Record summary
This is an experimental structure of RNA, together with DNA, with 41 nucleotides shown. Crystallisation conditions: 5%(w/v) PEG 6000, 200mM ammonium acetate, 300mM sodium acetate, 50mM Hepes, 5mM TCEP, pH 7.0, VAPOR DIFFUSION, HANGING DROP, temperature 295K. The entry has 12 different proteins, among them DNA-directed RNA polymerase II subunit RPB2, DNA-directed RNA polymerase II subunit RPB1 and DNA-directed RNA polymerase II subunit RPB3. Released in 2009, the model rests on X-ray diffraction data to a resolution of 3.9 angstroms. Entry title: 8-oxoguanine containing RNA polymerase II elongation complex E. The entry also models magnesium and zinc ions.

[PDB]
Context: bound to proteins that are not shown
RNA sequence: UUCCAGGCAU
DNA sequence: CTCAAGTACTTAGGCCTGGT
DNA sequence: AGTACTTGAGC
Numbered sequence: 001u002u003c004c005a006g007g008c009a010u
Numbered sequence: 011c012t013c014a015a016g017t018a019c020t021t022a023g024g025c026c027t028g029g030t
Numbered sequence: 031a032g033t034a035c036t037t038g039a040g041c
Base pairs, nucleotide, nucleotide: 003029004028005027006026007025008024011040012039013038014037015036016035017034018033019032020031
């Protein structure tokens, strides 16, 4: 890079 | 020949990290 | 999900 996942912007 | 499924298409926008 | 055309279907 790729594929999932998670997080932030009151 | 006119009625209820059949049959398919997106769901906002940037940025940042992880597992493999 | 929702929801909109399209397919299929007993009349």